[PDB]
Context: one part of a larger RNA, bound to proteins that are not shown
C1' cells in the first nucleotide's frame, strides 16, 4: 500500500460567562462562579536524575487535538556555611592486607594496621528578602577550637599504655510539661449590615518565637563518701581502677 | 532524708514578628503526643554492637622566678554537597505510562476510639481532543408484581447480615475454648431530676432515628491437615511444604559432617555427647503386631578366594668362555567379598481356587 | 509354599474395578452425601493405625436467611458504542 479516514486519543474529579493576547484561540493570560484530593491528590527530605529552576525570546518538531503556552528550542543569569550532611576522628558486616600460610601459572588465604556508614562522636537560634540560593547571604545577639597579647595564676605538664565510661534488648507503664489543638459575653482590629428578623451578648480575623536577668513555681531524674591492707589482678608503673576489710 | 539538677511555667527587658490602615493585643478553662524530663519503674527470655572523642594514672621526657588553669582582647576558621523534580510530567517502568519508590510532619467537625467514614481549612489540582445525539449490542450501575434457587457443576454472583449498650446462648472441650454461637431489645429531639456525659421520669417528629457513610449472614454434619506461619515473580495457596513432639543412627574434638587447585584456611563452634550431623515420622490420646529369607548395615573373622610386593626353583636365548639378557612358578603377601550370627521409627514383605 | 502370612484399629475409603453394592437417614424424586454391613479387585500401624477439641480465602453434603441465579424479564442512570469537526494506528493481506 490494504485494513482508513476505521479503533482509539491513557481512569467517569464535571465544568461555565466575561475581558485580554494574538496572524490565527474550545485549550495562553487574568477575573467570578463550579466541581475534586485534603494521613492527600498538601509539605520537607534520601535517592536518583542533571540546568528540567528564574527572565526575555520562539513556534519547526517533541504536546495523542489545539496552541500565542510548556517540563520543548535559543540566549543571559541564580546555586554563597568555622556551628546542617559527608572530609581533615572512630569503629560493625564486609573488603584490604608488609611480614606469615598455601597453591601448574593468574592466584587462593591471613595477625597487626588500614579502608569501610546505615551507626559512634561534635560548635546558633530567632527574623528578612533577588525573578530565581538559604541553620549558609544580610540584620539581631551567641557557641566552637585554635594562636597571640595583658594580666591573675605564679608551678607541674601528665602518653600509641593502664583504669572508667562511651556500651546499647522487648513488652507494659506512674508523674509533670511543652508542641500542638478546641472554647467563650476575655482582649485587640475592621467594617458592615439589609433578605422575614439580629443593631450586638451578631458577623470576621489575630489572639507570641529568640534571647538575657531572677532571694519566683516546679514534677522527673542522678549521686552514697573517704582512711587503710595485699600481692597472686590490671606487663611494669600508678596519687587512677578491681578485691578486702574500718568509717557519717 | 542529704547534694546536684533543671524538663517546663510565671516575671522583667529586649529583638524580633504580628492582623491590618506603619502596626494593635496579646486572657481564661480544657485537651494533649511516638516529642522533653530520663540512660524513670515493672514484668519477660529469646538474655541484647565495636571504637575514638571524653574522664583519671603514671613511663618516658619536658621544668620546676616566663607552669596546669582562668579572665578580657585581637586574630583565624581549609574541602566537597545545598538549584530544581523528589508518591512523580522532571526517579524505575521503550511514553508527559491506572504501575511501583525509603524516612519525616500530616489541620478541623461529628461519630466509643482512630492515621477509619463522610464533610471540609491550607496548600493542591479537574487527570493536554472536544462537542452533539439520546438504535441494537457491550461494561460499571439503581429499583423491581407476584414466585423465591425452580437457575447452574456448585447460591458462582448480587441481595440479605453491619457499628456500639443491655438481656441471653448449645452438642462438645485439652476446661483456656467453641462465643461476636444462636437469639431479643434499645438507638433521634426536648423538659425536670439524679450522678463526675451517662442513667431516670416524661414529652415530641417521621416511614424510618449507627436516619447520608464506613462496620459480620448464620446453622447442621462430614473428609484433610493439629494449630500460627511457608509457597510455584506471571493460569495451581492446597490435603503441598515446615513446625514444636517422637524415633532411628553417627559423632571424644585438629569431633562426626561441609566450601576448597591446599599437610593452606575456615564452617561447625570461641559449641563438647543435656552438644553437634544426618535421615523420616508430625501437637496432643490410645497406641505401634507378624516376618533376618534377599539387600543394607553392625558384629565374627575356623575356612574358601585375593593385588603390588618378597621370593626366584626352572624354561629360554646371545656369545669360545667369563658374563649380559627373555621370560618365569612354589610358598609368602592387606583391605575387601563368600561363610557366620545379629539387627525393622533400617530397603522392605505380610499371598495364590 | 516363601521368612512370613495380617496384632488392635478403620473399610463401598481422597483406597471400591462389579458400582447408582445392600438397608436405613434426610427430599415429591439423591449416582452426590451421612449411618450401618461387610464380598477390603487393590486398608492398616512412625512412607505410621484408630480417635480428637480449637483453627483453614481447605474440600463435600445438609437447612435456615434474603436475594433478577432463575420462571422472564422490564424501566432508570452513567462510560462505550452512533453523527461533526481535530489527530489517526493495528493484527492482516
Nucleotide at each position: 500500500a490494504u485494513g482508513a479516514g476505521u479503533a482509539a486519543c491513557g481512569a467517569u474529579a464535571a465544568a461555565a460567562g466575561a475581558a485580554g493576547u494574538g496572524a490565527g484561540a474550545a485549550u495562553c493570560u487574568u477575573c467570578u462562579u463550579c466541581g475534586c484530593c485534603g494521613u492527600a491528590a498538601g509539605g520537607a527530605c534520601a535517592a536518583g536524575g542533571g540546568u528540567u529552576c528564574c527572565u526575555g525570546g520562539g513556534g519547526a518538531a517533541g504536546g495523542g487535538u489545539c496552541g500565542u503556552c510548556c517540563g520543548c528550542c535559543c540566549a543571559g543569569g541564580g546555586a554563597a556555611a568555622g556551628u546542617c550532611g559527608g572530609g581533615a576522628c572512630c569503629u560493625a558486616a564486609g573488603g584490604u592486607g608488609a611480614g606469615g600460610c598455601c597453591g601448574a601459572a593468574c592466584g587462593g588465604c591471613g595477625c597487626a594496621g588500614c579502608c569501610g556508614a546505615u551507626g559512634g562522636a561534635c560548635a546558633g537560634c530567632a527574623g528578612g528578602u533577588c525573578a530565581a540560593g538559604a541553620u549558609u547571604c544580610c540584620u539581631g545577639c551567641a557557641c566552637c577550637g585554635a594562636u597571640c597579647a595583658u594580666g591573675u595564676g605564679g608551678a607541674g605538664u601528665g602518653a600509641u599504655g593502664g583504669a572508667g565510661g562511651g556500651a546499647c534488648g522487648c513488652a507494659u507503664u506512674a508523674c509533670g510539661c511543652u508542641a500542638u489543638c478546641c472554647a467563650a459575653u476575655g482582649c485587640c482590629a475592621a467594617g458592615c449590615u439589609a433578605u422575614g428578623g439580629c443593631u450586638a451578648u451578631g458577623c470576621u480575623g489575630g489572639u507570641u518565637g529568640g534571647u538575657a536577668c531572677g532571694c519566683u513555681c516546679a514534677a522527673g531524674g542522678g549521686c552514697g563518701a573517704u582512711c587503710g591492707g595485699g600481692u597472686c589482678a590490671g606487663a611494669a608503673a600508678a596519687u587512677c581502677u578491681a578485691c578486702c576489710g574500718g568509717u557519717c | 532524708u542529704g547534694c546536684c539538677u533543671c524538663a517546663g511555667a510565671c516575671g522583667u527587658a529586649u529583638c524580633g514578628g504580628g492582623a491590618g490602615c506603619c502596626g494593635a493585643a496579646g486572657u481564661u478553662g480544657g485537651a494533649a503526643a511516638c516529642g522533653c524530663g530520663a540512660c524513670g519503674g515493672u514484668g519477660c527470655c529469646a538474655a541484647g554492637a565495636a571504637a575514638a572523642g571524653c574522664u583519671u594514672c603514671u613511663a618516658a621526657a619536658c621544668g620546676u622566678u616566663g607552669a596546669a588553669a582562668c579572665a578580657u582582647g585581637a586574630u583565624u576558621g581549609c574541602c566537597c554537597g545545598u538549584a530544581c523534580c523528589g508518591c512523580a510530567a522532571a526517579c524505575c517502568g521503550a511514553c508527559a505510562c491506572a504501575g511501583g519508590u525509603g524516612u519525616c510532619c500530616g489541620a478541623g467537625u461529628g461519630u466509643c476510639a482512630a492515621u477509619g467514614c463522610a464533610c471540609u481549612a491550607a496548600g493542591g489540582c479537574g487527570c493536554g481532543c472536544g462537542a452533539g445525539a439520546g438504535a441494537a449490542c457491550c461494561c460499571u450501575c439503581g429499583u423491581u408484581a407476584a414466585g423465591g434457587a425452580a437457575c447452574u457443576u456448585u447460591g458462582c454472583a448480587a441481595u440479605c447480615u453491619c457499628a456500639c449498650c443491655c438481656c441471653g446462648u448449645a452438642a462438645c472441650u485439652u476446661c483456656g475454648g467453641a462465643a461476636g454461637a444462636a437469639g431479643g431489645g434499645g438507638u433521634c429531639c426536648c423538659c425536670a431530676c439524679g450522678c463526675u456525659g451517662c442513667g431516670u421520669g416524661g414529652g415530641g417528629c417521621g416511614c424510618a432515628g449507627u436516619g447520608a457513610a464506613u462496620a459480620g449472614g448464620c446453622c447442621c454434619a462430614g473428609g484433610c491437615g493439629a494449630c500460627u506461619g511457608u509457597u510455584u515473580a506471571c493460569c495451581a495457596a492446597a490435603a503441598u511444604c515446615a513446625c514444636a513432639g517422637c524415633a532411628c543412627u553417627c559423632u571424644g574434638c585438629c569431633a562426626a559432617c561441609a566450601c576448597g587447585a591446599a599437610c593452606a584456611g575456615u564452617g561447625g563452634a570461641c559449641g563438647u555427647a543435656u552438644a553437634g550431623g544426618g535421615u523420616g515420622u508430625g501437637a496432643c490420646g490410645c497406641c505401634u503386631g507378624c516376618c533376618c529369607g534377599g539387600u543394607g548395615c553392625c558384629g565374627g573373622a575356623a575356612g574358601g578366594u585375593c593385588a603390588a610386593g618378597u621370593g626366584g626353583a626352572g624354561c629360554g636365548g646371545u656369545g669360545c668362555a667369563a658374563g649380559c639378557u627373555g621370560c618365569g612358578a612354589a610358598a609368602u603377601g592387606a583391605a575387601g567379598c563368600c561363610c557366620c550370627g545379629g539387627u525393622g521409627a533400617a530397603c522392605g514383605g505380610c499371598g495364590g481356587c | 509354599c516363601u521368612a512370613a502370612g495380617g496384632u488392635a484399629g478403620c473399610g463401598a475409603a481422597a483406597u471400591u474395578c462389579c458400582u447408582u453394592g445392600u438397608c436405613g437417614g434426610g427430599u415429591a424424586a439423591g449416582u452426590u452425601c451421612c449411618g450401618a454391613c461387610c464380598u477390603g479387585c487393590a486398608c492398616g500401624a512412625a512412607a505410621g493405625g484408630c480417635g480428637u477439641a480449637a483453627c483453614g480465602a481447605u474440600c463435600u453434603g445438609g437447612g435456615c436467611g434474603c436475594u433478577g441465579u432463575c420462571u422472564c424479564a422490564a424501566c432508570g442512570a452513567g462510560g462505550g458504542a452512533c453523527u461533526c469537526g481535530g489527530u489517526g494506528a493495528a493484527a492482516u493481506u
The depositors describe the entry as "50S Deinococcus radiodurans ribosome bounded with mycinamicin IV". Solved structure of RNA from Deinococcus radiodurans R1, 694 nucleotides shown. It was solved by X-ray crystallography to 3.4 angstroms. It holds a match to the Rfam family "Bacterial large subunit ribosomal RNA". On this family, see Cannone et al., BMC Bioinformatics 2002: "The comparative RNA web (CRW) site: an online database of comparative sequence and structure information for ribosomal, intron, and other RNAs". The family has 102 seed sequences and 51,934 matches in Rfam 15.1. The 2021 paper behind the entry is "Ribosome-binding and anti-microbial studies of the mycinamicins, 16-membered macrolide antibiotics from Micromonospora griseorubida".